[PDB]
RNA sequence: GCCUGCCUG
RNA sequence: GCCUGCCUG
Repeated sequence: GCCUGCCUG
Repeated sequence: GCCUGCCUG
């Protein structure tokens, strides 16, 4: 960086 | 940032 889903400022 | 697994320098 990509994937799943959650979250952060 | 955490999760799964893959990858990068």